Released in 2014, the model rests on X-ray crystallography data to a resolution of 11.5 angstrom. The RNA (23S RIBOSOMAL RNA, nucleotides 536 to 1274) from Escherichia coli has 739 modelled nucleotides. Rfam match: Bacterial large subunit ribosomal RNA. Gene Ontology terms of the family: ribosome and structural constituent of ribosome. The family is grouped with related families in Rfam's "LSU clan". For this family Rfam cites "Crystal structure of the ribosome at 5.5 A resolution" (Yusupov et al., Science, 2001).

Context: one part of a larger RNA, bound to proteins that are not shown
RNA sequence: ACAAGCAGUCAUGGCACCUUAUGCGUGUUAUGGCGUGCCUAUUGAAGCAUGAGCCGGCGACUUAGACCUGACGUGCGAGCUUAAGUUGAAAAACGGAGGCGGAGCGAAAGCGAGUCCGAAUAGGGCGGCAUUAGUACGUCGGGCUAGACUCGAAACCAGGUGAGCUAAGCAUGACCAGGUUGAAACCCCCGUGACAGGGGGCGGAGGACCGAACCGGUGCCUGCUGAAACAGUCUCGGAUGAGUUGUGUUUAGGAGUGAAAAGCUAACCGAACCUGGAGAUAGCUAGUUCUCCCCGAAAUGUAUUGAGGUACAGCCUCGGAUGUUGACCAUGUCCUGUAGAGCACUCACAAGGCUAAGGGCACGUAAUGUGUUCUAAACCUUAUGAAACUCCGAAGGGGCACGCGUUUAGUCCGGGAGUGAGGCUGCGAGAGCUAACUUCCGUAGCCGAGAGGGAAACAACCCAGACCAUCAGCUAAGGUCCCUAAAUGAUCGCUCAGUGGUUAAGGAUGUGUCGUCGCAUAGACAGCCAGGAGGUUGGCUUAGAAGCAGCCACCCUUCAAAGAGUGCGUAAUAGCUCACUGGUCGAGUGACGAUGCGCCGAAAAUGAUCGGGGCUCAAGUGAUCUACCGAAGCUAUGGAUUCAACUCGCGAAGCGAGUUGUCUGGUAGGGGAGCGUUCAGUCCGCGGAGAAGCCAUACCGGAAGGAGUGGUGGAGCCGACUGAAGUGCGGAUGCCGGC
Numbered sequence: 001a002c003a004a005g006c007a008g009u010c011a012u013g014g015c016a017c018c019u020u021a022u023g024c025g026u027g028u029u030a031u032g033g034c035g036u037g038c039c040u041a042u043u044g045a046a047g048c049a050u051g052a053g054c055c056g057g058c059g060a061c062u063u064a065g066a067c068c069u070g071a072c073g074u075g076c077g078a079g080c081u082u083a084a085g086u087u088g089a090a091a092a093a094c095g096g097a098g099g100c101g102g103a104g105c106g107a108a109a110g111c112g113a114g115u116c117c118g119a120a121u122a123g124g125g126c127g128g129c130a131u132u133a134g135u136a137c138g139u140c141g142g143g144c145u146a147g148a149c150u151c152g153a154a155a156c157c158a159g160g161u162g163a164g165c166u167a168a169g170c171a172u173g174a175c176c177a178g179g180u181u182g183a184a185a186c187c188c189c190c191g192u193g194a195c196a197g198g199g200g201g202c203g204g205a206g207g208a209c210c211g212a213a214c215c216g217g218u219g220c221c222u223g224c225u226g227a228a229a230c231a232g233u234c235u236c237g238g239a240u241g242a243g244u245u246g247u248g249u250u251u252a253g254g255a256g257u258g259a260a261a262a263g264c265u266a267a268c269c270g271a272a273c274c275u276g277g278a279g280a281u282a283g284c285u286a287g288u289u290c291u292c293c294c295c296g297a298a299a300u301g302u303a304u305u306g307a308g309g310u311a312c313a314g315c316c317u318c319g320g321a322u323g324u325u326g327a328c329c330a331u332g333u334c335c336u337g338u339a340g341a342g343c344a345c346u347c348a349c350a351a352g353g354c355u356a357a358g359g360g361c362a363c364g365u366a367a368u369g370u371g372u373u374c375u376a377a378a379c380c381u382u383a384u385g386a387a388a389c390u391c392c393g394a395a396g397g398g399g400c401a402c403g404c405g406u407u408u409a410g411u412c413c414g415g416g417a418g419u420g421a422g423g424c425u426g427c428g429a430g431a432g433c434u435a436a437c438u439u440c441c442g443u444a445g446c447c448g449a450g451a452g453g454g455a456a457a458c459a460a461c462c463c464a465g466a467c468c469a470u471c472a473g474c475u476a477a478g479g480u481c482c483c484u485a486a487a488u489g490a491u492c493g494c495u496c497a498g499u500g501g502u503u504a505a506g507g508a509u510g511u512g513u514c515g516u517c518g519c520a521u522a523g524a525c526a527g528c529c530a531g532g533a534g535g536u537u538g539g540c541u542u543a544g545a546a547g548c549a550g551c552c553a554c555c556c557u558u559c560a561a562a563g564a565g566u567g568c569g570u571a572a573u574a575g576c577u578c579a580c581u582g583g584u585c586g587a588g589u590g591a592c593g594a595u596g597c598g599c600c601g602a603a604a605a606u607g608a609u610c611g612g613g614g615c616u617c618a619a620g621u622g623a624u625c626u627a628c629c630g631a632a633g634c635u636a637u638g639g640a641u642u643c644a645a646c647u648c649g650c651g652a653a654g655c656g657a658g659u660u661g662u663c664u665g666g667u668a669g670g671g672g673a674g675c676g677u678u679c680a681g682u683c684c685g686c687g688g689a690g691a692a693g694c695c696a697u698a699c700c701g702g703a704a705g706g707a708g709u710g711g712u713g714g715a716g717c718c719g720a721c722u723g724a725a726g727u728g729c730g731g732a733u734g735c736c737g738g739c
Stems, first nucleotide, its partner, number of pairs: 008034002011031001015027001038051001053739006063146003067143002071139003079100002085094002104111002116124002149287002152284001156277006167251009179209002181206001187200004215237002219234001255265003290674002293671002300313005315418001316416002319413002329403001331401006340392001342389001347385002351381003358374002424445003430439002452463002468638002474633001478629003483611001487626001489625002492622003500615001511596002514593005528583002535555001538552002567576001643661003675728001679723002682720001685717001696709001699706002
Other pairs, nucleotide, nucleotide, family: 013029cWW014028cWS015028cWS017018cWS018021tHS018025cWS021022cHS027028cWS037052cWW038731tWS040041tWS042044tHS043422tWS045046tHS047048tSS060287tHS062148tWS063064cWH069141tWW069142cWW074136cWW076135cWW081097tWW081098cWW083095tHS084092tWH087091tHS096098cHS103112tWS105125tSS106108tHS106109tHS113127tSS114125cWW114126cWW115125cWS117120tHS119120cHS120122cWS127128cWS129131cWS141415tSS146148tHS149288cWW151286cWW153282tWH162266tWS162272cWS166264cWS171246tWW176241cWW176243cWW178210cWW178211cWS181205tWW182205tWS183204tHS185202tWW185203tWS186202cWW190191cHS192195cWS192196tWS192197cWS211239tWS218235cWW220233cWW221233cWW224226tWS226227tHS252255cSS254255cHS258263cWS265266cHS291703cSS292672cWW292702cSS295669cWW296668tHS297418tSS297667tWH298419tWS299448tHS300314cWW301311cWW301420cWH306307cSS306309tHS307309cHS308421cSS311420cWH317416cWW317670tSS322408cWW322411cWW325410cWS326404tWH326407cWW326409cSS328405cWW337393tWS338393tWS338394tWH341390cWW343386tWH345389cHS346386cWW350382cWW355377tWS356358tWS357377tHS367368cHS417668cSS423446cWW423447cWW423459tWS424460tHS427442cWW428441cWW429440cWW432435tHS445460cSS449665cWS449666cSS451465tHS451632tWS453477tSS454461cWW465466cHS466632cSS467639cWW470472cWH470636cWW475631tWH475633cWW477630tWS479486tWS482612cWW484611tWW485629cSS488617cWS488619cWH491623tWW492623tWW494495cWS494596tSS496616tHS498500cHS498501tWS504601tWS506600cWW507600cWW510597cWW513594cWW513595cWW517591cWW519588cWW520586tSS523587cHS524588tHS530581cWW531579cWW531580cWW534556cWW535536cHS540550cWW545571tWS546572cHS553564tWS558562tWW560581cWS566577cWW568575cWW569574tHS570572tHS607608cSS610613tWH613614cWS613619tWW618620cHS640663cWS641663cWS642662cWS643662cWW647657cWW649656cWH654655cWW673702tWS674704tSS678724cWW683718cWW683719cWW686716cWW687715tWS690691cHS690714cWS690715tHS691713tHS691714tHS692713tHS693712cWS694711cWW695710cWW701704tHS
C1' cells in the first nucleotide's frame, strides 16, 4: 500500500511522554533537497572492478646480535670496557684481552705537524683550522647478519608403503546350452601300366555361423548434489579359442607394464604416495589492527639480459645554516635571430627581351662560311614560393646593477619517501583521409591528494578552495514564467522557422539598411492594336536545305527606322514570332558587395532526443540602465590548529591571553597526544549498602573515550609517577565452532 529508488541527514506535520505548567521534549513518520554503498591491487568510477551472510579469535618488518648511522638526558674532556674469579635471593669494586676516538698523507714504504709530484711559492687533502680531540646506556630515522612481514603453487631429493587399480611374468583349479559348414585321415570302386587322379562313407578341421554364460564395448537416451565424487535402456565381436577366470607372486619410482597413448603404478604421473630436506622463493599478489595536530609529489633524465623491476637527482618533513646574496618592478646594457619582409650563394617559380657555345624539319654540305627555327643554361626586367634560405628585426628571457615595498627570499650536510606505467583544455608539430579522452614532446592548470553554483547530474570549463558552530550581509558565475530563487522592466529589428536544444559544399526574385543605371514631372520597359517584305529565296556539302541536317558570311530596301532569323512546325516550304515604328490609362522596373534569419541537404534502428513546463505578450538574439536572486570567496560571532611577531607568570617537568598572516583538505612521509587491557612498584587501599560480568539514561573530552544509576551477578579489583605485552581493522573470497 496508491506509493515508488540499495541508503542517507535535516526538514513543517503526524500518535505517544510530560525521571523539573515552565505553548518546552522524550518513542517517531506521509513526505521534501536531493543525495549511489565500504573495503581497497586501481591515473582513473559511485559503479556492473574486485573482497564481503553473520557472529567469536588469529590480525605479521619484529626478535638476539659492541650488525651501524642519528634526537634527547647523562658519564666523563684526556674517554668508555669482555671473558667470570671471589661475594652470591641484587651486587660489586678488582679487570687496559682489547677496539673505537686518534695529525695526516701516501699503493705502501715511509714520511711528517705539515703533504703524493721531482728538477718541486703553484696546487687537492691534512696537524691544521675565525678548532668539539670525546665517548658510553637506553628507547628510538633508515639499514643489517636470518624465513624472521606470514601465507598460495604445480617441481628437485633421502628414506620408507602396499601393486588386492588397468598390467606383463609364476602356479593350481575353473567358465563354453545348440544348430549350420560339416574339410584332412580311414574304405570299396575306377577311365586308371606305374599310377597320379576321380565318387562318396566314416572321419573330424576351421581365431566359421546365430548367439546364452563368459571379456570388452560404436551411437541416443535419463542425468551431471543424478542412484552414486558413480550409472540405466536398445544394437557387437570373442562363443571347438593371437577366449576368458578364482587366489596366490616377484617386478618400483626416476624403473617396471605396455596393443605405442607419450597410456599406468592403486580415482591426475609431462616421472607414485607418505615422514623427512627449506616456507621453492618470490621484485607476483590478498592483507598487514583504536582514535590524531601543523607540512607535502614523480609515469620527467641518466642506468639496466632494463622496463607497471629497481637506483639516484630536481621534487617533502625535520637539526644546523646561509649578518645582505632573494625574486617583481622603474632603469642601464649585450645577444639569441623564429614570426615576416625579402632574395642575390641552396631547391625549385611565372612572363617578356635575348639566349640555339645549343638541336634538329630543310633542295646543302672544307667548321659550313649562307640561313633558319624552339624551353633550354641562363643576364636583366616582370618580379614566385619555404622547417631545414640572406647585410634586416623584434615580444619574450637571461646577466648583473641602482634602489625596498611582503616574506627568510640568496644559503648546503643529513634519518627517512613515493612509485615510475597518467588525463584533459590552452600552446605547435611528429605517424595521420591536421581524424582518434590513439600515439611523442614540452609549457599553465586541473583530477592520482578537497566539496559547489554554471554545467540536466558528470575529473581539467566562467567564478571560488574553507577552524567548529548562527534558519545574519554581499559579491561572480548562473538567472529574473513555472516544477525548486530571482523585473514576460524599459526603444526595436530578422520577426513566424519552433532553429534557438546532433549538422555542411550547393540554393529559393523572404528581409530592417547603406551606392549606379537605361528612366512612368516624352506620366518607359514589364500586360495590346496596326507595321510583319524586297537584291538574295545568301556562295558552298549541290535532290530543294530555300530564315533553321552543313562550312562561312551580316552589304540595302518601301521608309522617318527595322536584325544573313532566337525560339515554334520540319526530310524541307506554308504559319506564330525574339525586335523596331504611329498610338493607348502609364508618379519608377531590373541585375550585385555590405550585417542579421528561416529553409531545399538540415528522414534511423525502444518510444520521443530545449532537464522538464512551454515561447513570436521575441521567457529565440543583440546594444543600453538600476537593482536583486545568488558560493562552504570574502566581513560579524564562540571556538582550533601553527609559524612568526611588543610584555609578562618561572627558588620544582616551561606556559600565553592582548594581535596579524598562516591555522590550507590531504595520498608514501616528518615533529607531536593519547583511550585502555594484560605484567610489574608502592598498596594506607577501593567492595556486602557487595565491586569485578554485563544492560541502559541529552556531563565532559581534539577523536578514541572518561561520567550519573540501577539492573544482574558472584566473588575481588584495579589507581596515580612508571617500564614491559602475541596493545585494538567487521572486513586477510581466510580456518574452525554455531546460527
Crystals were grown from: 18-22% 2-methyl-2,4-pentanediol (MPD), 0-5% ethanol, 20-25mM MgCl2, 200-320mM NH4Cl, 1mM spermine, 0-0.5mM spermidine, pH 6.0-6.5, pH 6.50. The PDB entry is titled "Crystal structure of five 70s ribosomes from Escherichia Coli in complex with protein Y". The 2004 paper behind the entry is "Structural basis for the control of translation initiation during stress". The entry has 50 different proteins, among them 30S ribosomal protein S20, 50S ribosomal protein L11 and 50S ribosomal protein L2. Keywords: 30S RIBOSOMAL SUBUNIT, PROTEIN-RNA COMPLEX, PROTEIN-PROTEIN COMPLEX, RNA-RNA COMPLEX, RIBOSOME.